[PDB]
RNA sequence: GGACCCGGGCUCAACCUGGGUCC
Numbered sequence: 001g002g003a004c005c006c007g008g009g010c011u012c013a014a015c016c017u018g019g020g021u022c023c
Base pairs, nucleotide, nucleotide: 001023002022003021004020005019006018007017008016009015
Other pairs, nucleotide, nucleotide, family: 010012tHS010013tHS010014cWW
């Protein structure tokens, strides 16, 4: 840096943040 899962904020989409695991 990338992928997956969970919590919180907005319920306009999308995003932001924290934790764990793998490469």
Shown are 23 nucleotides from a PDB entry: RNA.
Released in 2001, the model rests on solution NMR data.
NMR data were recorded at pH 6.5 and 298 K.
Sample source: The oligonucleotide was synthesized by T7 run-off transcription.